This is an experimental structure of RNA, with 30 nucleotides shown. The 2014 paper behind the entry is "A Phosphate-Binding Pocket within the Platform-PAZ-Connector Helix Cassette of Human Dicer". The PDB entry is titled "Structure of human Dicer Platform-PAZ-Connector Helix cassette in complex with 15-mer siRNA having 5'-pUUU and UU-3' ends (2.55 Angstrom resolution)". Crystals were grown by vapor diffusion, hanging drop at pH 8.5.
Context: bound to proteins that are not shown
RNA sequence: UUUGCGAAUUCGCUU
RNA sequence: UUUGCGAAUUCGCUU
Numbered sequence: 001u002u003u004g005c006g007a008a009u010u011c012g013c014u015u
Numbered sequence: 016u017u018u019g020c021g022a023a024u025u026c027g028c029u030u
Stems, first nucleotide, its partner, number of pairs: 004028010
């Protein structure tokens, strides 16, 4: 405090 | 196909 740093799950987008 | 683009919820980190 501007999309702070990092995990997880759900969903939309293509033809 | 490298953290594709964009929403939502849950959680950890500070003293």